[PDB]
RNA sequence: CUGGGUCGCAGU
RNA sequence: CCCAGUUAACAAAACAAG
Repeated sequence: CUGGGUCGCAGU
Repeated sequence: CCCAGUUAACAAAACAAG
């Protein structure tokens, strides 16, 4: 860089 | 912030303008 994510009222 | 690497795992708990 790219892809995904429990959490969060809210994650460019 | 966390995990992975284009067949991108199982998970996980902190944090944030407003």